[PDB]
RNA sequence: AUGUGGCAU
RNA sequence: AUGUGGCAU
Repeated sequence: AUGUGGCAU
Repeated sequence: AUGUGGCAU
C1' cells in the first nucleotide's frame, strides 16, 4: 500500500 | 471513503 475484520468520523 | 489498531500478502 492492497485486502479483510475492529474502533472512530 | 478517510483516520487509527490487528491479521493476510